RNA sequence: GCCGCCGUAGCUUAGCUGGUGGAGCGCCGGACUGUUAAUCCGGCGGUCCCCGGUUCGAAUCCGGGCGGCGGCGCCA
Repeated sequence: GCCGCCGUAGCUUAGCUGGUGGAGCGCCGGACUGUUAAUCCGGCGGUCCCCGGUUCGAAUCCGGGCGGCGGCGCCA
C1' cells in the first nucleotide's frame, strides 16, 4: 500500500427483515450472618464507535472516517 472483519449497559458478549435491546461480570440499595464472605431479593445507565445519506423512521442498509484482528508484501 492492498483484501476480509469489529466496536452493543463500567467490561465482555448475544442480536437486528431498518420499527427491537439483553445475558454473565462489575457497581448500587435492602436481606440473611454476630460481623463477613459466599448466598439472597431490587435496580439502573446503551446517541448499540464518528460522520454523511436514503427512508415516513437506520442500532440495523449503503459513503466516508478512527482505532483494534487476520491474510500478501513476492518468482523478481
This is an experimental structure of RNA (P-tRNA) from Pyrococcus furiosus, with 76 nucleotides shown. The entry has 63 different proteins, among them 50S ribosomal protein L24P, 30S ribosomal protein S2P and 50S ribosomal protein L4P. The PDB entry is titled "Promiscuous behavior of proteins in archaeal ribosomes revealed by cryo-EM: implications for evolution of eukaryotic ribosomes". Rfam match: tRNA. Clan: tRNA clan. Rfam 15.1 lists 5,335,975 matches to the family in 14,413 species. By type it is a transfer RNA. Rfam's curators write: Transfer RNA (tRNA) molecules are approximately 80 nucleotides in length. Keywords: archaea, archaeal, ribosomal, 70S, kink-turn, protein synthesis, RNA, RIBOSOME.